Context: bound to proteins that are not shown
Molecule: 16S rRNA
Organism: Mycolicibacterium smegmatis MC2 155
RNA sequence: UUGGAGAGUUUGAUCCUGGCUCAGGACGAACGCUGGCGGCGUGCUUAACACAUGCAAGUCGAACGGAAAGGCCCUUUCGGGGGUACUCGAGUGGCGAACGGGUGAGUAACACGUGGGUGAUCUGCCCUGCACUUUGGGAUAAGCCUGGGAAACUGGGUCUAAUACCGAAUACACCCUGCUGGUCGCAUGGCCUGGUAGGGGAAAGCUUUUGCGGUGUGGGAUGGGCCCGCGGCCUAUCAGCUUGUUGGUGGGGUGAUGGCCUACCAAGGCGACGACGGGUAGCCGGCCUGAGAGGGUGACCGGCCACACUGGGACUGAGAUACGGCCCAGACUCCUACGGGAGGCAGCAGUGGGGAAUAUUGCACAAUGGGCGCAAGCCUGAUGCAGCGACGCCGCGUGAGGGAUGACGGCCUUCGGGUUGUAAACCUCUUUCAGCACAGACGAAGCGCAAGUGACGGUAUGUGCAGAAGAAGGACCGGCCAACUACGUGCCAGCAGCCGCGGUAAUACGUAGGGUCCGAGCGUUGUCCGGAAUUACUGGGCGUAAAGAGCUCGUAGGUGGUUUGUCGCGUUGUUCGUGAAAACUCACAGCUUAACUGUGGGCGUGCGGGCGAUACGGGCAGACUAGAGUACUGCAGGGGAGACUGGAAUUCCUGGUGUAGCGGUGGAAUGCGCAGAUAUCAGGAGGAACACCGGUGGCGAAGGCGGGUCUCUGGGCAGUAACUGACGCUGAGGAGCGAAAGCGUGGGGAGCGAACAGGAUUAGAUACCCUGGUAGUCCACGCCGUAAACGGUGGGUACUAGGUGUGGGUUUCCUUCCUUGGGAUCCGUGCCGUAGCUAACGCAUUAAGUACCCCGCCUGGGGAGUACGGCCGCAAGGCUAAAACUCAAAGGAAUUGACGGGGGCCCGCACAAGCGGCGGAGCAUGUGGAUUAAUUCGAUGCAACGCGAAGAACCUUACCUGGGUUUGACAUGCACAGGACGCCGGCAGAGAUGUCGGUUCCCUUGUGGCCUGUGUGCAGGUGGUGCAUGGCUGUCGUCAGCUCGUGUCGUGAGAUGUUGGGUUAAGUCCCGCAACGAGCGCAACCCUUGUCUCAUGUUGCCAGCACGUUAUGGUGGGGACUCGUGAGAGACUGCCGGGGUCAACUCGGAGGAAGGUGGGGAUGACGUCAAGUCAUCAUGCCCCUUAUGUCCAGGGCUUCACACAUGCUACAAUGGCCGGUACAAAGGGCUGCGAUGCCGUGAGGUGGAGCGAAUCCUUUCAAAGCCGGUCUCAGUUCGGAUCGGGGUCUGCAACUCGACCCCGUGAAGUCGGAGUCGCUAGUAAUCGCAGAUCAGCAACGCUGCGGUGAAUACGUUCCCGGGCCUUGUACACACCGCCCGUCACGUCAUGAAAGUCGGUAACACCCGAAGCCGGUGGCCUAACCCUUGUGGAGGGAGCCGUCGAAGGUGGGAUCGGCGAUUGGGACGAAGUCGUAACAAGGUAGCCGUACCGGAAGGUGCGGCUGGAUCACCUC
Repeated sequence: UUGGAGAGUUUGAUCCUGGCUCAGGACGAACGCUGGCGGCGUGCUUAACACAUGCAAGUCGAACGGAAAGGCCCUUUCGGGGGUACUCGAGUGGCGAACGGGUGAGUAACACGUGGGUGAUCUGCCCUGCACUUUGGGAUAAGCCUGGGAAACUGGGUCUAAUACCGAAUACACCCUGCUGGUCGCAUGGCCUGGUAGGGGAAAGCUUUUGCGGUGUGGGAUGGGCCCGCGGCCUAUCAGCUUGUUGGUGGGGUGAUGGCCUACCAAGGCGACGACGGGUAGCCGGCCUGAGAGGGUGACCGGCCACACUGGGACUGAGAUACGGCCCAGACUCCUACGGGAGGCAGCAGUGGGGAAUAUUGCACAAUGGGCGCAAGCCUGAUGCAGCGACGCCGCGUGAGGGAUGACGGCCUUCGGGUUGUAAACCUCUUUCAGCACAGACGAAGCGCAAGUGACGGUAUGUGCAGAAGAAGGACCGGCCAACUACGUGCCAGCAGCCGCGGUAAUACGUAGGGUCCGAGCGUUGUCCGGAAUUACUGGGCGUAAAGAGCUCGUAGGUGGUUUGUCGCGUUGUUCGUGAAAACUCACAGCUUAACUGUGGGCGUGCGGGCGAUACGGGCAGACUAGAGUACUGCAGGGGAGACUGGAAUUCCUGGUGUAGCGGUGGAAUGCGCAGAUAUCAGGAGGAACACCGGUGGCGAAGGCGGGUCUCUGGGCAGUAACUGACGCUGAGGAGCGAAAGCGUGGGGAGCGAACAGGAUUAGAUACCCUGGUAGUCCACGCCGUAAACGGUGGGUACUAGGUGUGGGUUUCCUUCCUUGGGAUCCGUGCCGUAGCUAACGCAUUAAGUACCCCGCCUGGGGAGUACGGCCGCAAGGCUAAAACUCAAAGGAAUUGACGGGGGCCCGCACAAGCGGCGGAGCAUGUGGAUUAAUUCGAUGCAACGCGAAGAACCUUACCUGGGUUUGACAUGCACAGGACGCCGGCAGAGAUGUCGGUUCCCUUGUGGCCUGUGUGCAGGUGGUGCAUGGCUGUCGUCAGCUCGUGUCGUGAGAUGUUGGGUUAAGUCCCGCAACGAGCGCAACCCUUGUCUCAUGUUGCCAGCACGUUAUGGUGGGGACUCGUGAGAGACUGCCGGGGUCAACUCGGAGGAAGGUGGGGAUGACGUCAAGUCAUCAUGCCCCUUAUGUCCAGGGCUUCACACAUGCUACAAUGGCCGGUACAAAGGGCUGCGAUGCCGUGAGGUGGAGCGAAUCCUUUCAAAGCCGGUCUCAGUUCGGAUCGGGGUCUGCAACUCGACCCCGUGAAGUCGGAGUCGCUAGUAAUCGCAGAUCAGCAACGCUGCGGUGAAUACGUUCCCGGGCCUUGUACACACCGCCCGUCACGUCAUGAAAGUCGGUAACACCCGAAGCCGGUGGCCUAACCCUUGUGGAGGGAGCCGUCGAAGGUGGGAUCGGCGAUUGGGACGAAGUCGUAACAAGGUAGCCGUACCGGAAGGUGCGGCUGGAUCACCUC
C1' cells in the first nucleotide's frame, strides 16, 4: 500500500470457558424447475475395463535393376505387339519411423523444483575452417522356372543393378603405446592440435539445373547422459536394518565416473536429526481460499517423469518405456482342412459396460509446426475450424415516452376503503437480437512458375423491409437474514441449517394475494478455504473450566554472566548470473464494450559467484569474579540405616480375697459367669505403639520422619572470603526413590480387624449398632508401582508498597548489658494487605504480577483411560493407547429464590395443663361408588364433602320417556295482504294444543299501533373451552412484609437502603450505618360495647299526687329514676416512683367506669396456588339451528351390598315423669301478624278485636332455674328408631316424595380401638328465642339474640404452620426436586470366539522359455590369403554353461470378511427391585487398594477437604 464485521445455542437470570450451526467464495461438477441469442473457453474426475468399424508415417526415379498402370511414338489380323522414359505398381537402397498424439497404472525416488559439478561424457540432420573423394571384387532382392501349405507364409534352380556389401592404398588433422619438455592447478590430473619413436584408422556418385551428394578432422549450435547441496506426505500400536552389504587392489564393462560386474582382501555402512517396514501419491509453473501467514489442490494451458493387454529380453540405430517394431511366457478374442496361425484405442471419432455424470464413427491441409524430396510435390485425426451440452465467464434482448380522484378482476377490510397500479386499456416512438432480401470479407508482403490458390463460409459484417411485433423464470418472506396477510388443517399432514414450529382463531405446515432477492437463470446436494485466535510462527493456554509427569538424578539436545583480540559461518549492503513461457499485478493497445488477446514493466518472496560492515549470535585465542563449586570456623534439626534397651496400658496364665453378676446399647439381645465371672492384690509371659514435651514448630526431592542410648551416614544455613575461574540451567528417552492396600518365602501374633458367624433395627437388611472373629496390621529378604502421590500451582533466574507473628545464624546502638531492649542483614515458615493479574473466587516479594531459558501436558461431552496390539508383573494388575456410534451440550465462578431429618432469635389453642367432643349406636344432610331410562351440572388436603341449594311433590330443573313446534317461548328491522288482535264459553286431548259458538280497533287517507301467514335479516343455547378472559371470591394471612426515585458498589445477574444493637402486636420506634427519601402495607380515622353531662317525654318510665277494681301505668297527671336518640366529655403512659444511652421502651402505683393497641367488629399490601366460577352476569373463539332451541304430561334429582364427612338424639339419678312457680335480648308482620271467645284430647277448626305498628299480635313472651311428689340403678317410668291404625294443614295434587297430631309398637345403644377436633373468660359447656329462603316444609342446616356459666396455662424439648438473620446445595416444574445401578422389552454400532473364506508382499528350494554373455562346434560357408582346394583364416546353424520371466513345492508374515455362542456400550414418556449421591441427603463425601453382595453398594487400611454444626460460655 491496500488490508481482519459477526449472529444463534448450556441458565430462573449473569459472566467465562467451550463445542455445534449459519451468513462468503470457488468447481472438469451432478440433480430439480425453467430456458432467447451471441463472443470466448470447456467436456469419462468411475473400469490402466473389453473393444465392431474407418483413418492416425511416410517419402525419394536427381541411388538402382526395371516396365505392372497412365503419357507419347512405331505397328498390326484389333488380338495384340515393340520402343521411349515423361511416368510409375511391386522390389533393392537412403532418410524418417525414438518427433508429434494418449494416459497417470507404477513410483516416497536424484522422479520433480531450484542451484551447481562433469580434470568422468556422447551428440544424426544444421553452420563454419582444413584435407581428400584412389583402386579392385564377390553376390543378391526384383525378374524367369519350380516345390510345399487351408491359410499365414515358405523352400530350391537360374539370373541382374546400385550411393547395397567387401579387400587394398592414402590420411599422420585422429586412435593406441614408449620416452621426453614446458605450464596450470582442484588430487586423480588438465593444457600447450608440445616434441619424439613405433603401429594403425575412410569415401559414392548422381544430375544439366537456382545442381545435389560422399569421407576424415578442427570449432560452433542443439539435444542429452551421470553425480551432488537444499526443498515439498501420513504412520514406532513399524527399533533394529544390511553381506556386493561398506571399503581397497587387479581385471572386465560403458560414451562416461562408479560393487555397474567379477576374483581376492579388510569388517565395515545406516538408524531415534526415525533406518527398515506399512499406507497413500505422478512432480512443478500454477489454481481456489485467506488481511497476511497459512490451508486445500495439480481440471484446461506449459515443462519434466513413467507407462503402451500382463511380465521379461535384446536387435537396429546418432538417439529406444521402441503406442500403430521384433522374441519368449501368460490371460483373453478370432480363423483352421486340427497340422497350425492372427490381434492389442491409455491416437482421432465411435460401441458395450461401470456411473449422479462428460460430446461427432464431421471439414481441410487454406494458416503454423513436422517428415521425405534439388524442386514441383506427397503425407500429417499435430493443427486450424465446424457439430452437441446454459458446463463456466462475459455481453445483449424480451421494448420506450405519455397515460387516472387511478378501469375490470384478484386479495384484504373496521364494509369506510386500501393494494395489485403507470401497472393495464389507449395515443405516439424506436427497432437492438431474432425473420426476409441484397452485397460480402481480413485471416494470404503467404504458396505456385503457374494463371490460379480459404476448410471455416457465402459465415462475420454492412445496407434495405415489416411490424411491439417472436422472447421470464427460480428461490425466499419467526430470528440470524431483504421481504405479511387471508383461507384450509389441528401434536395430524407436514417443515426444519440451528434455535425450534403443527393442541379449530399457525406472519414457521399446505394454498392463494402481496412482497423481497436474483435473473436466462434460480435452488439443492457433494468437496475445499474463510468465519475458527477451534493446533494460536504472526496468534491460545494448564489453582478451581481439558491440561504440571508422584519426586529426584542424569544421556542426546536446547540455552547461557563481564571483557580483549581475531574470523565474516549466521546477520547485513551492493553487484553479476539464474529464477522458461504462460499465469498474477501496473500501464498501454486491439477486438462495437466486456470476457478474451497482445505489448512493455513489476513479480518471480529463492539459489549460486564477487566485493563491503562487524553492532548481535557463533567459532578460535585469552582475561575477570558478581553465577556455580571447593576450603576453614560455627549452628539447628522426628533426615536415614543398624544394634541394644525403658515404662505405662491391653490381653492371657498362675495364686490369694470375694461374691452373683458382668458386658453392651437410643433400648436390648446374642456373649461371659455361677465348674466361681466382673472387681481387687501379688507374680509371670508376650506382642504392638511410644502419653506429657508436641505447635499450623523442625527436618527431608517427594513418599514421609518424634521412648532412650550408642555406631555409621546424607543434606542445609551463617560468617571469613582462602581457592578454581562460567566449570551454569533445563532435560526427550533412561535410571533411581516412591503412603496404604496387595503378592512370594520364612518367623511372629497382645490390641485392632476386611472376609465370615450370630444378636438387634427394618417392609426387606448381603449395611450403619452389638458380641465373636480369619487374612492383614509387626519383623527379615524380595516383588508391585499406584493415591484427593494436592499448594489440584514443573524447574532456574532478576525486578515490583508495606504491616505483623515465628524458626536458625551473624552483627551496631539503648545498655541494665539481666531483657522478644531495639535496629541492620542472610536463610526459612504463616497471616493481613498495595500496585498489578483474573470470568470470578482470589493470588499478591513464598505471585496465579513484570520478563528470559528448558521440559511435560490440553484441543467439546460420552464411548474410554476402554478394545486390539505391545512392554512389565508370580498374580492383582500397571504403562502406551484407538475407532464405530451418540449428544447440542458437558463445564468453572458468582447472584436471587426455594429447600435441609444446618445453626441462632422469635411467634400462633402449635405443643404442654385442662374441659367438652369425633371415631362405636340410631337418625338428618352432603359426597364417592354402584344402579338406573335419567339418577342435570359444578365443587376434591388445609382452602371439596348442612358447599352453589336463604327451601327439588308440579314449577324450580338445566336430566329421562313420550307427545307438539318451528322467524320459533321471547326481541327488532325490511316486505305482500288486512281489519282485527284479543278475549269469553263448548267439545276433544294428560296437557301442550286443535276445533266450534259470541264481541270487535282507534289514526286518517298516508298510513301508524296488532297479529295473521308468507317470508327475510335474525332470535335462541344452564352447548364446549375458568390453561383465551373481564368481573367476583378463597387461600397463605390481618402474617408483617412487598417495592420505587436518586446516590454508591459490581463487567453482570444484582447488592445497599430493608443489614447491626435495643424495643414493639407490627419494616412500631430509637441509636448506629453509603446511604438519603418515598409508596403500598402496620397504626389511626368508621361501627358497636363499658362511664358520665346537656337536650329529651310518646306508643317509653312512673318517684311524689289523684281516679282506679281486680286486671294490671289501667286511667288523669309528672322528668324524678330507667329507656329511647341527638350533641358532648372521657385514656392521652396524662401523672407519680423505678429501670433504662436520659432514647425508644418497660415494671409498679394513684385517679378513674375503663390503663397502657379497654372488648368485639368492618378494613385483607406486592403476589402465590394457570385455586374456584363460561350454570349470577358479561365475553373471544368453536359448535347446534327442522335441533344441543322451544311448549307440555309423567318420572328423576329422594335410587342402595357399601365407604367417607358434617351434625342431632341418646346410652341416664348432676336423671326421667307430674304439679306449682321466677327472670331475657333481639327480630318479624297488609291481601300479613292475627287476640278475646267457642268447638276438639291434639295437631287444629269457626270467628275476627287491634295493628304498617316503643301502641296490636308474636301470648301478658322463654327454657335451663327454684319448690313439692314419684321413680330406685333395670336395656328400666332410660333411649327413641322402625312399623300398624287413625287424623290436621298447605297446595290443582302429599304414591314415588311434605310437616305436624293421637293410639299402639319399643330396635341399636352400658360412654365408644388405632387415631383425631374445638376452646384462654362471660370463653368452653349447656338452655331457650328470632330471622332469611318459604303456599307448605326435609331446618337437627345457616345467620343472629339473650339465660346459667367453669377448669387450666409449670414452660417452649417435642408435633404443626409462620417471620428475621446466617449457612450448604448437583433443586429453579424449585424436595411431591434431582438422581443411581442391576432385571424385563426394543433398536443401533462394537469386542471375543472352535473354525472358516479371501487379499497383499516376501523368502527358501525345484524346473526353467526368449535373450545377452562364455565355451565347444567332425554340419554349413561367395568376398580375405597361399594357390589348387572338399586348403587355411574368419563366420554361421546346432549343442553345452551362468544369469534368467512364468510355473511348482514349503514354512511362515501381514491385512480383511463370516462364525454357533458370548461381553460390554448408547438411547428409548409410562414396566420391576431397591435409595446410592446432591441440605450433616439422614452412616460426610471422594482417591488408591482388597474382600464381599441381586443392584445401586458395604466394610477394612492409608490419604484429601472439593465437609456441615460447634449455642450459652459467666473472671